[PDB]
Context: bound to proteins that are not shown
RNA sequence: AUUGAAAGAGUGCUUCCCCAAACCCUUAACUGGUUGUAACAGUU
DNA sequence: TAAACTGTTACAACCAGTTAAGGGTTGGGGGAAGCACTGGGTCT
DNA sequence: AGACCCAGTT
DNA sequence: AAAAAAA
DNA sequence: AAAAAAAA
Repeated sequence: AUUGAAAGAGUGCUUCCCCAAACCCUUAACUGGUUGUAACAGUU
């Protein structure tokens, strides 16, 4: 060295603070694994 | 002096019945939503 | 360069 | 401050 | 002052 040479939209700002998904709320209740079935027959 | 032969291994019923599966109550309040700094023309 | 001038008159 | 029409 | 038809 360029209608280019120099060139802060940049400098600070708690989206903040407060605010219990909170409170009450018997899968609860009634309901027998139940009933029948010789390890049996026979063995020096 | 010998060392279990065998039929049998549960049947059958049944395998949740009902009732409701949120009730209510509130769904952002309330403020602010750029503060200056840098001005562009037309004249004397 | 430097002055101003930027809206209610009834 | 006197100046111009009616549903 | 109508009557013509719009998310009465």

Annotation
Shown are 113 nucleotides from a PDB entry: RNA (crRNA (44-MER)) from Escherichia coli, together with DNA. Primary citation: Hu et al., Mol.Cell (2022), "Allosteric control of type I-A CRISPR-Cas3 complexes and establishment as effective nucleic acid detection and human genome editing tools". Keywords: CRISPR, cascade, Cas3, type I-A, genome editing, DNA targeting, RNA BINDING PROTEIN. It comes from the structure "Cascade complex from type I-A CRISPR-Cas system". The entry has 6 different proteins, among them Cas11a, Cas5a and Cas7a. Released in 2022, the model rests on electron microscopy data to a resolution of 3.3 A. The organism belongs to Escherichia, within Bacteria.